Context: bound to proteins that are not shown
RNA sequence: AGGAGAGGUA
DNA sequence: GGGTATTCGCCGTGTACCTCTCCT
DNA sequence: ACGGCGAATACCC
Repeated sequence: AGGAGAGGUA
RNA backbone atom coordinates (compact mmCIF):
# COMPACT_ATOMS: atom_id res chain seq x y z
C1' A A 1 0.00 0.00 0.00
C1' G A 2 -4.39 -3.62 -0.80
C1' G A 3 -7.93 -7.26 0.47
C1' A A 4 -10.70 -10.57 3.91
C1' G A 5 -13.16 -11.75 8.51
C1' A A 6 -15.22 -9.71 13.07
C1' G A 7 -17.14 -6.07 15.83
C1' G A 8 -19.12 -1.06 16.69
C1' U A 9 -21.22 4.53 15.82
C1' A A 10 -24.83 7.80 13.57
C1' DG B 1 -48.21 -23.48 -37.55
C1' DG B 2 -49.58 -21.02 -33.67
C1' DG B 3 -49.79 -19.72 -28.36
C1' DT B 4 -49.42 -20.44 -24.21
C1' DA B 5 -47.02 -22.64 -19.82
C1' DT B 6 -43.76 -23.61 -17.25
C1' DT B 7 -38.27 -23.66 -16.73
C1' DC B 8 -34.17 -21.76 -16.02
C1' DG B 9 -30.67 -18.01 -15.87
C1' DC B 10 -29.29 -12.94 -14.91
C1' DC B 11 -29.25 -8.77 -12.42
C1' DG B 12 -30.46 -6.08 -8.25
C1' DT B 13 -30.86 -5.11 -3.05
C1' DG B 14 -28.86 2.97 1.48
C1' DT B 15 -24.59 6.61 3.28
C1' DA B 16 -20.51 8.02 6.02
C1' DC B 17 -17.10 6.60 9.91
C1' DC B 18 -13.93 3.75 13.71
C1' DT B 19 -11.26 -0.60 15.78
C1' DC B 20 -8.89 -5.44 15.86
C1' DT B 21 -6.09 -9.49 13.67
C1' DC B 22 -4.56 -11.97 9.39
C1' DC B 23 -2.61 -12.40 4.62
C1' DT B 24 0.18 -10.75 0.84
C1' DA C 1 -33.08 -15.42 0.17
C1' DC C 2 -36.25 -12.73 -2.68
C1' DG C 3 -38.04 -10.45 -6.68
C1' DG C 4 -38.72 -9.33 -11.30
C1' DC C 5 -37.54 -9.91 -16.01
C1' DG C 6 -36.40 -12.36 -20.26
C1' DA C 7 -35.03 -16.27 -23.60
C1' DA C 8 -36.08 -21.53 -24.23
C1' DT C 9 -38.59 -25.19 -24.88
C1' DA C 10 -42.47 -28.62 -24.44
C1' DC C 11 -47.65 -29.40 -24.41
C1' DC C 12 -52.03 -28.27 -26.39
C1' DC C 13 -55.32 -24.92 -29.80

Solved structure of RNA from Francisella tularensis subsp. holarctica LVS, together with DNA, 47 nucleotides shown. Primary citation: Travis et al., Mol.Cell (2021), "Structural Basis for Virulence Activation of Francisella tularensis". The depositors describe the entry as "F. tularensis RNAPs70-iglA DNA complex". The entry also models magnesium and zinc ions. It was solved by electron microscopy to 2.98 angstrom.